[PDB]
Context: bound to proteins that are not shown
RNA sequence: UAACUGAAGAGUUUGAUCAUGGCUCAGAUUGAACGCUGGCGGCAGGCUUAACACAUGCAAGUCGAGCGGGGGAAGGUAGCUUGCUACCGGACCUAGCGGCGGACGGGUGAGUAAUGCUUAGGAAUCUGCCUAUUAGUGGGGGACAACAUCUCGAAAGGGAUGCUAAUACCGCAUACGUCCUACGGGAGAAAGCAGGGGAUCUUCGGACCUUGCGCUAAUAGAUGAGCCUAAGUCGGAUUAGCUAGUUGGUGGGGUAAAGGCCUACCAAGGCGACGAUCUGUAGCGGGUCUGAGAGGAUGAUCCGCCACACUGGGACUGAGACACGGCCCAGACUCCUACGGGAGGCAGCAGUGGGGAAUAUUGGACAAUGGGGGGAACCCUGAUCCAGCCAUGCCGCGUGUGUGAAGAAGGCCUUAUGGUUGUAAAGCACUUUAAGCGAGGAGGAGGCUACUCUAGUUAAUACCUAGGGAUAGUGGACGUUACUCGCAGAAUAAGCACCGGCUAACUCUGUGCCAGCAGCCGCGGUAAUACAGAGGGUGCGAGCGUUAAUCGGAUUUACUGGGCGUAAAGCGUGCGUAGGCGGCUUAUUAAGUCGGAUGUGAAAUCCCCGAGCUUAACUUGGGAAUUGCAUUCGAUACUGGUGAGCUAGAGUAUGGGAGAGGAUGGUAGAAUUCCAGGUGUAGCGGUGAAAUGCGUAGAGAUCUGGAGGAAUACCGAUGGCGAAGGCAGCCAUCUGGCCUAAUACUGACGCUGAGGUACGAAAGCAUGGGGAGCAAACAGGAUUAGAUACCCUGGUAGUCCAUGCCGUAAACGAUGUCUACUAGCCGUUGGGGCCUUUGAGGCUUUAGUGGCGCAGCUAACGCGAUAAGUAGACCGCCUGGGGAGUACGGUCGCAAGACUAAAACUCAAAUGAAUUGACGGGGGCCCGCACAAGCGGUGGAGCAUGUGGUUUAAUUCGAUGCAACGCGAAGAACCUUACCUGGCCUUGACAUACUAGAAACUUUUCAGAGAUGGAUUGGUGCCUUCGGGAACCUAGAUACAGGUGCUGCAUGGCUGUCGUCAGCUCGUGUCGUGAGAUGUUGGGUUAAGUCCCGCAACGAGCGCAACCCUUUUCCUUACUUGCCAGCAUUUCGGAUGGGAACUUUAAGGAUACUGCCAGUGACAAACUGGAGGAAGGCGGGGACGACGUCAAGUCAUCAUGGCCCUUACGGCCAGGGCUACACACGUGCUACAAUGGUCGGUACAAAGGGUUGCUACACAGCGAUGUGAUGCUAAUCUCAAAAAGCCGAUCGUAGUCCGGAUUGGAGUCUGCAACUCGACUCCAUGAAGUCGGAAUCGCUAGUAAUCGCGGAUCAGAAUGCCGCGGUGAAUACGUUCCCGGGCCUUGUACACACCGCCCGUCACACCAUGGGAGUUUGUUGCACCAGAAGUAGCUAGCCUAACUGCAAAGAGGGCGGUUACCACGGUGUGGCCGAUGACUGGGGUGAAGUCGUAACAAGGUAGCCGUAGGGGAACCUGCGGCUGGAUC
Repeated sequence: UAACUGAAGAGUUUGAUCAUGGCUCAGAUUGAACGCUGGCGGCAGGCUUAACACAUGCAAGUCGAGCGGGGGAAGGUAGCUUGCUACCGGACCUAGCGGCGGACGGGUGAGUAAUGCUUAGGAAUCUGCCUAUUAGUGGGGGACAACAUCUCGAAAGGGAUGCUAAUACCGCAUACGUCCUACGGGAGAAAGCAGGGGAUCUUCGGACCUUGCGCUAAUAGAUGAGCCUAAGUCGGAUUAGCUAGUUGGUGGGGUAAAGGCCUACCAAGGCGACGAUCUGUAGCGGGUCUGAGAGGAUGAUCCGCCACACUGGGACUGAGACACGGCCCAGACUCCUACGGGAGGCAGCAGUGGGGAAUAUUGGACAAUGGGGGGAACCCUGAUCCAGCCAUGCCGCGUGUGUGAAGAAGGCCUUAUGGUUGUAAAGCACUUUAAGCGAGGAGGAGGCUACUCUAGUUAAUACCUAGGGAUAGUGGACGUUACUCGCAGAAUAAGCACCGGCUAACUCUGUGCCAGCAGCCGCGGUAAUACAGAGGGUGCGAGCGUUAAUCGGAUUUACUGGGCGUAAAGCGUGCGUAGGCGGCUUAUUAAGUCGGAUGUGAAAUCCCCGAGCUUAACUUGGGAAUUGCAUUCGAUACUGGUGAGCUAGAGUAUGGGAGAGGAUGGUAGAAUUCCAGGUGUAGCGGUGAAAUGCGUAGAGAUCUGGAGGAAUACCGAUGGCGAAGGCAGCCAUCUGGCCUAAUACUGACGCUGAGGUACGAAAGCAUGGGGAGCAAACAGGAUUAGAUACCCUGGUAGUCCAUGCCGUAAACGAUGUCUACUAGCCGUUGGGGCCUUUGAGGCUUUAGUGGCGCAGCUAACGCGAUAAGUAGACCGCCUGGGGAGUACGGUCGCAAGACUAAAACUCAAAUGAAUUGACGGGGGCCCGCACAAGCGGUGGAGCAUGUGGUUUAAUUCGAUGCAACGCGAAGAACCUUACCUGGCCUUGACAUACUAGAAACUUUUCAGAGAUGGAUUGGUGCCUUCGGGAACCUAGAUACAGGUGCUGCAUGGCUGUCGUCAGCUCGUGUCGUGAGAUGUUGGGUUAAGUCCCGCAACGAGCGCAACCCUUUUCCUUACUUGCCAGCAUUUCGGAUGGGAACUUUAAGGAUACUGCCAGUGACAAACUGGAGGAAGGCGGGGACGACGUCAAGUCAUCAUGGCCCUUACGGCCAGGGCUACACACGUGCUACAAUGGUCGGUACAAAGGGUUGCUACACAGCGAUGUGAUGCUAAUCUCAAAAAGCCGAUCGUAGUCCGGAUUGGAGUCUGCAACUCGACUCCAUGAAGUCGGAAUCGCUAGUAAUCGCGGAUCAGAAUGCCGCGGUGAAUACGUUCCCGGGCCUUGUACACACCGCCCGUCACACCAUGGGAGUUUGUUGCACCAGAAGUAGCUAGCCUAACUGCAAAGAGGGCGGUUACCACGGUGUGGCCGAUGACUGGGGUGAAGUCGUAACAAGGUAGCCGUAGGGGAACCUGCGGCUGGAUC
């Protein structure tokens, strides 16, 4: 030099989006615990729970140099049983008295919200041992342990008599200091012991000298402690008043010391919203963790302070204790006993039991640092220093290093031979950390003893003290220490979590909403990167994960640093108390504020620079820091205080003005209801329609007259007034506020406002009145599945008045009050001023009330001088959704209830604004044979056909509103056939794969209903490398075949429908934070998003139209099998020669384009009319079907995922059924007649079919038809007759000469076969039916109606279907009404998109919680009783060593008695806390069982708020209020 520098986000509400707002995640940290795993070392840490109970050992002793006794070992001398005895002088030991210590050291945090702690100060104190200094240590006395004796007890321990020493105890003497003092004086101590020594004495053993350790009195210092003051130090008001020694004073007591500390009097004081009292919790600080900081959490280990020692109450000793291992008393508990009597307190160290998720050894030494005792030697010390245990944490180290590929094996994956494991392994070559064995080896030990010398004090050379020198001994628990050097060998050493996103790391098997995972979002229902295993990988590593806890992220309580129109959030509105804040000028003060200096802010900790540990952890030197507190000195801008002054805030007087402002009384007009009367006669009233109800004893209507109550039309207004709630006819009385002009006056008198207080819609309550109309409840009538409601007829409370209460509303501008400032434009109400010029206008200004809008703000919507902008002052309120404005407590209330106001539990959301779509029993617009105008049908009859139902052995299966029902089926006698009965087959009637044998086949038969089976003939074939292969058959075997079995809601393909409806999409720019929007938007017109004008947009594509087919006019080519105008011949027939004209056939072309003319639209798109033309504005018809909707239809055409059957749900056969028949419906055919039936005669088509076929013609038959025969593979021959039509006759309105069902009889044809069950022919019969109810269908021109002809299917079998032509109408004024569809706009709580969403009761399961007769625990307030140890007072009973007295006896002391205070205890009665309780109430979650449909669209009765009544339930009704209500 340096002492810091510091701030990240993510997931999750929705179809998108933005905002709001919770929940969750990524970090750091720990005295941790648990799971898996585990080598070493260093340094730390280690019962957080039961201040629960404790066995056992240790944690406080020491001094013989204070004292008297008492012990047992060595010696010496004397005797001798001769190595034994008796005494004597020294060395040791200690039970007792005494001194010091035991108040330190060690443990714990129970109690304690202040008697504690932190910071800063102070006066009225004591203080052993230590240091300095001063004055002393003289002389006596009486006791008591030990000891001795007795006695109790097994003892342990007790009790009683007689002695004795002292540094034990008490007098007397003396007193530099010391205490009291009246200033004269008075009062009070002590102890001896030890070392050494010259001389002297020695009354005989010491005196005497000297030096130490002691002892006494005192003053300072140091240390320790006691006391006082100020500030700070956690919640609760669902605790507001507390206190009588309580607050102060005096006299006295008491203490080391101030002090109500105590006591007797006197006074009435003291504390409290700046939180007293009560209550819950808690040791406090230095510090620790987290955080950018501010803050938040915390108070282990280290240090300081406090408190406690089994639970309470006391005191003794002492310098110091009210004393952890001391005493007394009380209580609970535990132990020994020989029943006599005794003992105890681990929250000291170790340890035990218990509790718990969880925390260690019944270890070593006093060697070091300290502590106690001692003169010393030395003794004691669970303090301490060490060791043991534990991955509990931090730091360090190892588990080997290099090489080694034609890439070993094995594992996993694979597109199958590659990839990955992987240089990984093996092999080759090295190394010895740590651990193990062996050998050396610091430091923690300074010192002490011995020797020598010096210097002090002394009489001294001795002793003692203080120093120096060298040498030798002596002293380490740890400990086999750290450290160093050798030895052998890779040898002893690697696990844990994860791989869907947040978040680095992916595949395969197994399983199939099971097993399971999960911090959040979420995975698992057959290809799971999310479950389990494996392979691979990723992150860490002697550790890795999980759980718990704190801070952070969270600006998610916002001081730094948030909000309140709609997301949570402005009290219903005023007034006002405490408080907060406050206009301008000036002087002063220095409280706030700022600056300097000084003191303090312990050490440790954090940070910086160094030092020592092999490094690091760790230890340590010095700094910096400790942001604070106190004292003192300065500054005066701002704030505050004080004095003076001012007028822009605030207020007062005087003139004028507007007003549904309030209270009282009176009064006027209209209308409703009732009553009486006149006129008058059948209805009135009510609804979607009705009914209940009223009326012939007379309603309703109409006119006149009475009674009563309530409310005030027009004016009337986006007007007015009021604090808000609210206030409307007119008049009078009483009364509040506001506006406006100019002077004058006061001089900051102001703003806001916790508590408090006043007012406060409607409903409701109390007492007394009133009662017209209306109308909760209620009654009846309707509607409905039900109706409790909506609708209707009635109707009580109430609505009204008087006097009070209640105190709530969507009490809303969802917007607290006050102040200042910030573009403009247009209204309106009450005033002021100015200007025009005659009377009405125009400019301003002010106070209200409205519409737009620049800037600014906002998530957006929106606000925008009436702010939600820019700022200031004060108050109220919010912190996810439910539970819940709920419970308990309290206040108020007559009650209804209001106010204040939680928790348990539960979810991951709940919300706001805006966007796209969808939907609406929301709106507007248009079109369509949709309705109107017409013509003809159906529903009625008979028959045909399909369906439902019923029946059946079966009546096979599908299609079901429009968009199923003459539909699949364009054709069921057998077949078809899918169904039923019965008879049969089993690798199959059919395929591929394997093993063998056989040409395949072919003729006759028999049994059988047939399927099948058995016999019986003939043939025995083709190509070759010809050793067998091509076809077909047979036999065996198993994988399989087969399935019209299921799922159209798992699918492909195909189809219907809205609907021939008109819309659907894209690019670049702009706008928006964004999802998105614009373009497509408006006016005309059209079949049309067809086209033209308009248009922050311009342009495109698909849809529309056209291209395709057919029909109408004409042209060219073509001339037969088709045609015949002209010529000729005719058997009069295109028949023949002949013609190429016409019709036709069928290929290619032309034509129509508003082209032309006449007006309009608009100056356009378009529209109207006319000529020509076959045709005129799209000429007619067909085909062609946008983006999309309906889990629409089809697994039975076919294909196909999945499921199911496999001697059957497969396959073969005969017979039956699909055709039934009390009934109902759909689609058709034929009729009911005269516009017709019958008979006779006679005309005119188009299209299509024909070789297992159509058939000329002739014969037979009444006929269906049969036989012979002819042409045709077709413009050649044929089906073939068209029919209605025209002409004539007859029938003359009848169930007929209409109709043609049904039945009897007889036949034809197809077919193997017409019984069930075919078509057609003939004779006979001759049903219903005389034109069709409610209702309902088709059709706008060659259409409807009517008439006939053909074809597909097909042996036969159409009234159906698909086509063809003949004849040929009526009516359309128009868009009200009915139906369907399209576009723009609007509301939404829908987005799976109304087949949506969604509410409540009841039933089921689980969870928490409230109430409750009672039962019980703890604690507490009083009142009283009883009362230990102890302290204070009084006594005179008894007993007595120190003093006094010659003694008698006094003084003093002790025991006893007695009074006061108190702990524990008891009684009575109340308060609070907890636990528990038969039964009972509501809440939440789960699951969708039951009844409904309340809300979201005008949600089908607009919703919601307050209140009242009613109801199974959502809810309904009344009164008032709001828009957070659609459309007019």
16s Ribosomal RNA from Acinetobacter baumannii AB0057: 1528 nucleotides with solved positions. Entry title: A. baumannii ribosome-Streptothricin-D complex: 70S with E-site tRNA. Released in 2023, the model rests on electron microscopy data to a resolution of 2.21 angstrom. An Rfam search finds the family "Bacterial small subunit ribosomal RNA" in it. Its Rfam clan is "SSU clan". A reference for the family is Yusupov et al. (2001), "Crystal structure of the ribosome at 5.5 A resolution", Science. Gene Ontology terms of the family: ribosome and structural constituent of ribosome. The entry is indexed under Streptothricin, Nourseothricin, Antibiotic, Ribosome, Ribosome-RNA complex. The reconstruction used 451,971 particles. The 2023 paper behind the entry is "Streptothricin F is a bactericidal antibiotic effective against highly drug-resistant gram-negative bacteria that interacts with the 30S subunit of the 70S ribosome".